Solved structure of RNA (21S ribosomal RNA, nucleotides 423 to 1294) from Saccharomyces cerevisiae, 742 nucleotides shown. The structure was determined by electron microscopy at 3.25 angstrom resolution and released in 2017. It holds a match to the Rfam family "Bacterial large subunit ribosomal RNA". For this family Rfam cites "Crystal structure of the ribosome at 5.5 A resolution" (Yusupov et al., Science, 2001). It comes from the structure "Structure of the yeast mitochondrial ribosome - Class A". The entry is indexed under yeast, mitochondrial, ribosome, saccharomyces cerevisiae. The 2017 paper behind the entry is "The structure of the yeast mitochondrial ribosome".
Context: one part of a larger RNA, bound to proteins that are not shown
């Protein structure tokens, strides 16, 4: 041993086991009665239960690491300076310009000033500098 | 009353160069090793029952046919007895014959009665070691958990259409003399009523 | 005859030319016992 | 040549 | 009568629009969204094979689960309910439970959670969640 | 009864809503059915069972199809 | 949406 | 088994991982309380 | 930063997620610091507990006179069902 599909989950009888507070009408655990739901996993794809990829099972091993640099961010130290203290250097402290001997209020916010174009000097475009 | 906010270190992210997240070619070159397989050549040996025809007793890549050597067709085999065999059948069998022993010639490279055929179970060019972690816009892989946000498959360019860059869309942290965003309403024309000119 | 308020109606500031709708111009299609322009026949003088 | 119809 | 032209009447077109929508583009202020948006600054990406459905088209034959783009949605990356089964359809977005109340789409004879009525029609199992045409026959109304 | 069309709510009529309102104006709604045509290959295939009702006779069934509706039925708001 | 009336259905009570 | 009176039902129902309720978690906004 | 932190209330909004971005944890191994102890510690099995990859309680077993232990830092050959992965065993 009259029942059909990822073999689980949830519902739910029964049987068994354990339980030095089962007091029980007890509690936990194990077990494909029966019912319901349920199309392995990954990869790759517009899209896979796919009859697309890959894996017989388990154990061990198997993949953003280092060096030299640059730029950001956060914190901490110091701070108009920092790092370094032998000097030397790097970065910052001034913006420009291909480059040059040019470079920031003549009495204050830009309407002033600096630089590049241009120019006698302004204006004009751009960026920067001063309350 | 007052110059500015930098710079050094750590930690993190991103980027450049070195193998740079991991595994993987076919290849290329350098130098070596193989001709105990096989090819050609080379030296020295060995082997080919018997019969037959021919203008030679003895000359013939002559005939029939065993050994020996091939591999025509078929069947079996196809994890075989066997990385090519067995059985049958077929072909050559004194010759451009078969074969023992040793030697020579091969990796831009020999040998080849020439099939890109063979050079140690297979070569339109071997093997080994090294360059070497070659390179791979391609394939595959990249291992715990929780929490918040969360796309794209469009445009442009590209010897580009399997890729990559820029923009589009996504994320994080912030900034304000901040509502500029999103949605709708009002806005217009005509009529009627009422009040002013 | 003007302005304001209230109420109601209207697919309701500005921009547009698809649907729909239409045959205007353009491009196409049809019909006339209609008219004109010529042509081919046809009857009398 | 004048004229009408198809 | 044959053509052309005119006249009158009637017609259509991707590249005709003299009329003309809605949706659309779009401006100011106002109101409402601020436990919300825009913009800007400093930094990290991924993506550049898309698919279907609906509507309006190009190509195709008003063929394709076809192809090409336009708009919206979903899938992509979205589990849940419905559509028998279902990437793209109809609802609806799973932080974890609970399960009393409202429900969505879809359903309420049983399988299967939930139902009773009314008025007509069908008699063909027509049909009952995937509507098959011209035409024919038989009726039924309404009109002269 | 017969012949011939149409299968219609545009017009027309009826009914309902909105503006002055016992009326007028404007808007909205109401106009056939069945069968045949019918059709291929593993096996019937509405998802399946099955669904059209019937007096006597039931404390009881009578589409589970199609169309228009309701949430017991009729007025009022 | 709401109330009102109408019968229905179910139930209880009273009477015949 | 009939009549009369009265009470009720008339909110059709099912249905999601939708929404509410019921509790729990995290994050932000705004109020509190307790402890340090 | 008491204008804070932890915990707990109330009201509101939010919490699906591939590619991706950001934040926070845990297991493992080593280094620095470091009590304790067989009535202890470690590993395993079973059953409890805590919103639970983790740790803890009890029982049982085997080891060890004992944690490079709790905790904070620093780091990593730091986590494997996916490479016709490699090795071993079956």
């Nucleotide at each position: 041993a009259u029942a059909a599909g990822c073999a689980a989950u949830c519902a739910u009888g029964a049987a068994u086991a354990u339980a030095u507070u089962a007091u029980a009408u007890u509690a936990u655990a194990u077990u494909a009665a029966u019912g319901a739901u349920g199309u392995a996993c990954c990869u790759u794809u517009u899209g896979u239960a796919u009859a697309a990829u890959g894996g017989g099972u388990c154990a061990g091993c198997a993949a953003g690491u280092a060096a030299u640099u640059a730029a950001u961010a956060u914190u901490a130290g110091u701070a108009a300076a920092a790092c370094a203290a032998u000097a030397a250097g790097u970065u910052a402290u001034a913006a420009a310009u291909a480059a040059a001997u040019a470079g920031a209020a003549u009495a204050a916010u830009a309407u002033a000033u600096a630089u590049a174009u241009a120019u006698a000097a302004a204006a004009a475009a751009a960026u920067a500098u001063a309350u | 009353a007052u110059u500015u906010a930098a710079u050094u270190a750590a930690u993190a992210u991103u980027a450049a160069u070195u193998g740079a997240c991991c595994c993987g070619a076919a290849a290329g070159c350098a130098a070596a090793c193989g001709a105990u397989c096989u090819a050609a050549c080379u030296a020295u040996g060995a082997u080919a029952a018997g019969a037959u025809g021919g203008a030679u007793a003895a000359a013939c890549g002559a005939u029939c046919g065993a050994a020996c050597a091939g591999g025509u067709u078929g069947a079996u085999g196809u994890u075989g007895c066997a990385a090519u065999a067995u059985c049958a059948u077929c072909u050559g069998a004194u010759u451009a014959a078969u074969u023992g022993u040793g030697g020579u010639u091969a990796g831009u490279a020999g040998u080849g009665a020439a099939a890109g055929a063979c050079a140690a179970a297979u070569c339109u060019g071997g093997u080994u070691u090294g360059c070497a972690g070659a390179u791979a816009g391609c394939u595959g892989g990249u291992u715990u958990u929780c929490u918040a946000u969360g796309a794209a498959a469009u445009a442009u360019a590209u010897g580009u259409a399997a890729g990559u860059a820029u923009a589009g869309c996504c994320u994080u942290u912030a900034u304000a003399a901040a509502u500029a965003a999103u949605a709708a309403u009002u806005a217009u024309u005509a009529u009627a009523u009422a009040a002013u000119a | 005859u003007a302005u304001u308020a209230u109420a109601u109606a209207a697919a309701g500031a500005a921009u547009g030319g698809u649907a729909c709708a239409g045959c205007a111009a353009u491009u196409a299609a049809u019909a006339u016992a209609u008219a004109u322009u010529a042509g081919g026949g046809a009857a009398c003088u | 040549a004048g004229u009408u119809u198809u | 009568u044959u053509a052309a032209u005119a006249a009158u009447a009637u017609u259509a077109a991707a590249u005709c629009u003299c009329g003309a929508a809605a949706u659309a583009u779009u401006u100011a202020a106002u109101u409402a969204u601020a436990u919300a948006u825009a913009a800007u600054a400093a930094a990290g990406a991924g993506u550049c094979a898309g698919a279907u459905u609906a509507u309006g088209u190009g190509c195709g034959a008003u063929a394709a689960g076809g192809u090409a783009a336009a708009u919206a949605a979903u899938c992509u990356a979205a589990a849940g309910g419905g559509a028998a089964a279902c990437a793209g359809c109809c609802c609806a977005g799973a932080u974890u439970a609970a399960g009393a109340u409202a429900u969505a789409a879809a359903g309420u004879u049983c399988c299967u959670a939930a139902u009773a009525a009314a008025u007509a029609a069908u008699a063909a199992g027509u049909g009952a969640a995937a509507u098959a045409a011209a035409u024919a026959u038989u009726a039924a109304a309404a009109u002269a | 009864a017969a012949u011939a069309u149409u299968u219609a709510a545009a017009a027309u009529c009826a009914a309902a809503u909105a503006u002055a309102u016992a009326u007028a104006u404007a808007u909205u709604u109401g106009u056939u059915a069945a069968u045949a045509g019918a059709u291929a290959a593993u096996a019937u295939a509405c998802g399946g069972a099955u669904c059209u009702u019937a007096a006597u006779a039931a404390u009881a069934a009578g589409a589970a199809u199609u169309a228009u509706u309701u949430a017991a039925u009729u007025c009022c708001u | 949406u709401g109330g009102a009336a109408u019968a229905u259905u179910a139930u209880a009570u009273u009477u015949u | 088994a009939a009549a009369a009176u009265a009470u009720a039902a008339a909110u059709a129902c099912u249905g999601a991982a939708u929404a509410u309720c019921u509790a729990a978690a995290u994050a932000u906004u705004a109020u509190u309380a307790u402890u340090a | 930063u008491a204008a804070u932190a932890a915990u707990a209330a109330u009201a509101a909004u939010a919490u699906g997620g591939u590619a991706a971005u950001a934040g926070a944890a845990c297991a493992u191994u080593u280094a620095a610091u470091g009590a304790u102890a067989a009535u202890a510690u470690a590993u395993a099995u079973u059953a409890g507990u805590u919103a639970u990859u983790a740790a803890u309680u009890a029982a049982u077993a085997u080891a060890u006179g004992u944690a490079u232990u709790a905790a904070u830092u620093a780091a990593a050959u730091a986590g494997a069902g996916a490479a016709u992965g490699c090795u071993g065993a079956c």